[PDB]
RNA sequence: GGACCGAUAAGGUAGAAAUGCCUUAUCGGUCC
Numbered sequence: 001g002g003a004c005c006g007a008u009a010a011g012g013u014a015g016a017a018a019u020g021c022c023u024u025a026u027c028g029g030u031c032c
Base pairs, nucleotide, nucleotide: 001032002031003030004029005028006027007026008025009024010023011022012021013020014019
C1' cells in the first nucleotide's frame, strides 16, 4: 500500500410457572 469472510444477535405475544413459538437485525475478526 489493498480487501473481505464468518459470526452473533435483537424483536412481537402467549399459558400458572418457567418458557415456548414466529420474526428480523446487529456484529467480531484477518490476510499478502